Solved structure of RNA from Trichoplusia ni, 96 nucleotides shown.
The depositors describe the entry as "insect H/ACA snoRNP class II composite".
Context: bound to proteins that are not shown
RNA sequence: CCUGCGGC
RNA sequence: GUGCACGUCCCA
RNA sequence: ACUGGGACGUGCACC
RNA sequence: GGCCGCAGGAACAGCAACGGAGCGA
RNA sequence: UGCACGUCCCA
RNA sequence: ACUGGGACGUGCAC
RNA sequence: CGCUCACACAU
Numbered sequence: 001c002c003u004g005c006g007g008c
Numbered sequence: 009g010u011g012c013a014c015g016u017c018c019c020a
Numbered sequence: 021a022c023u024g025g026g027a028c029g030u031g032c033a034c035c
Numbered sequence: 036g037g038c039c040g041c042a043g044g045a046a047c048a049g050c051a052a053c054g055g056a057g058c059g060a
Numbered sequence: 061u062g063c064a065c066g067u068c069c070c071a
Numbered sequence: 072a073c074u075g076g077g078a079c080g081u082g083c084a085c
Numbered sequence: 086c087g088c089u090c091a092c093a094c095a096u
Stems, first nucleotide, its partner, number of pairs: 003042006009034005015028004055090005061084005067078003
C1' cells in the first nucleotide's frame, strides 16, 4: 500500500 | 414490539 | 373468493 | 459513510514435456 | 450351470 | 404352436 | 505385479 472477515 | 407463515376455532 | 378479520400457541423478518 | 479488532499477503504474474500409453497375470 | 445340432419316449 | 418335458451323444459360454 | 514403445509443444 491492496485484499478478506467481523462488531459499533 | 410491528409485520409474515403455518396450526386450532367463530362468524360473516 | 385465488379473498379479506378476530382469538389461542407456534417459528420467521425488521425497527 | 466513518470508527474498532482480527487474518492473510505485500503479489510487475515464470514453467513449449520425463512418467504416459499398449500388452499378459 | 445354461444354450445349440442330431436320434429316440411319449406326451 | 413361433412350444414347453424325458434319455444319452457332439459341441459353445459362464 | 512383469515386457515393450516412444519419452512427443505437431513445420
Primary citation: Panwar et al., Proc.Natl.Acad.Sci.USA (2025), "Interprotomer communication and functional asymmetry in H/ACA snoRNPs". The reconstruction used 733,250 particles. It was solved by electron microscopy to 2.95 angstroms.